[PDB]
An RNA structure, in which 17 nucleotides are resolved.

RNA sequence: GUCGUGCUG
RNA sequence: CAGCCGAC
Numbered sequence: 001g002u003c004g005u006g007c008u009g
Numbered sequence: 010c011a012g013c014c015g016a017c
Base pairs, nucleotide, nucleotide: 001017002016003015004014006013007012008011009010
Other pairs, nucleotide, nucleotide, family: none
């Protein structure tokens, strides 16, 4: 960075 | 986007 069975601001 | 977690 993309991504994710993910939640938060 | 950013926070952290995880993967490469």
Released in 2008, the model rests on solution-state NMR data.
Entry title: NMR structure of uridine bulged RNA duplex.